[PDB]
C1' cells in the first nucleotide's frame, strides 16, 4: 500500500439479498415448591 | 462477634414467631368409673399446619436499542450503494 470480514440491548451474538429487531446471560417485579433459620433494644 | 431486657416453665436450671391452630406425650389438677382407666382446662416437649426471612430452582411479565458515523437509492434500510472511523486477520515493507 492492497484485499476479505464484521461493529446492534449492559455482555456474547442472532435478525430469510429489504417489510414494526430479538434469544440467552443478565436486571427488575410477581407466582410458586425444596432446604435452612426464628422473641425485642443495642455496639 | 459480643451485652441488657419481654416472656414461658415442671428450675435457680432449662426453653422462645403462633394475634392460628390440630394430633400425641408429660406436668399439675378438675369430674367421672365393670377401680382397669378416659373426658375437660392448663402445661413440657414431639410432629403437622400457619407467619416471616434467606437461598436455590422453575416459570410469568417491564424498563433496557442513535443497529459505528454522514449521505444516497428505495412506498418501504441495521439488512442495498459510497465514503470515513475502529477491531480482526492475509499478501508485501
Nucleotide at each position: 500500500g492492497c484485499c476479505c470480514g464484521g461493529a446492534u440491548a449492559g455482555c456474547u451474538c442472532a435478525g430469510u439479498c429489504g417489510g414494526u429487531a430479538g434469544a440467552g446471560c443478565a436486571g427488575c417485579g410477581g407466582u410458586a415448591a425444596a432446604a435452612c433459620a426464628g422473641c425485642c433494644u443495642g455496639u | 462477634a459480643c451485652a441488657g431486657g419481654g416472656c414461658c416453665c415442671a428450675u435457680u436450671g432449662g426453653g422462645c414467631g403462633c394475634u392460628a391452630g390440630c394430633a400425641c406425650u408429660c406436668u399439675g389438677g378438675u369430674a367421672u368409673c365393670a377401680c382397669g382407666g378416659u373426658a375437660c382446662c392448663u402445661u413440657u416437649g414431639u410432629g403437622c399446619g400457619c407467619c416471616u426471612g434467606u437461598u436455590u430452582u422453575a416459570c410469568c411479565g417491564c424498563g433496557g436499542g442513535u443497529c459505528c458515523a454522514g449521505g444516497g437509492u428505495u412506498c418501504a434500510a441495521g439488512u442495498c450503494c459510497c465514503u470515513g472511523u475502529u477491531c480482526g486477520g492475509g499478501c508485501g515493507c
The PDB entry is titled "Crystal Structure of Coxsackievirus B3 (CVB3) Cloverleaf RNA with tRNA scaffold". The RNA (tRNA scaffold,CVB3 Cloverleaf RNA) from Homo sapiens has 136 modelled nucleotides. The structure was determined by X-ray crystallography at 2.92 A resolution and released in 2023. It holds a match to the Rfam family "Enterovirus 5' cloverleaf cis-acting replication element". Rfam describes the family as follows. This family represents a cis-regulatory element found at the 5' end of Enterovirus genomes. The element has a cloverleaf like secondary structure and is known to be a multifunctional cis-acting replication element (CRE), required for the initiation of negative strand RNA synthesis. It is annotated as a cis-regulatory element. On this family, see Barton et al., EMBO J 2001: "5' cloverleaf in poliovirus RNA is a cis-acting replication element required for negative-strand synthesis".